[PDB]
RNA sequence: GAAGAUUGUAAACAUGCCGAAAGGCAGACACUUCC
Ligand code: O00
Numbered sequence: 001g002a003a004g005a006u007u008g009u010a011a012a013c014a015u016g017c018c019g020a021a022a023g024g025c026a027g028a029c030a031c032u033u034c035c
Stems, first nucleotide, its partner, number of pairs: 001034004015026004
Other pairs, nucleotide, nucleotide, family: 004011tWS005012tWH005030tWW007028tWH009011tHS010032cWS014027tHS019021tHS019022tHS028029cHS
C1' cells in the first nucleotide's frame, strides 16, 4: 500500500443507540492475509 471492511469473513467484530423481539443505526482502538 492492498484486501477482509458501501462492514462477517479464510479467520477475527469491544462498545453506544432505536425496537417487545426479529432486526436496524452508529463504531476499526486494533488485528488477519498478501505485497
Ligand atoms: C470494533 N471492535 C469494531 C467497527 C465497522 C465495523 C466495525 C474501537 C475504537 C476505539 C476504541 C476501541 C475500539 C474497539 C473495537 C473492537 C470489534 C469496529 C467499525 C466500523 F477505544 F474506535 N471496535 O473491538 O476508539
Released in 2024, the model rests on X-ray crystallography data to a resolution of 2.6 angstrom.
The RNA has 35 modelled nucleotides.
The entry also models magnesium and potassium ions.
Huang et al. published it in Nat.Chem.Biol. in 2024: "Structural basis of a small monomeric Clivia fluorogenic RNA with a large Stokes shift".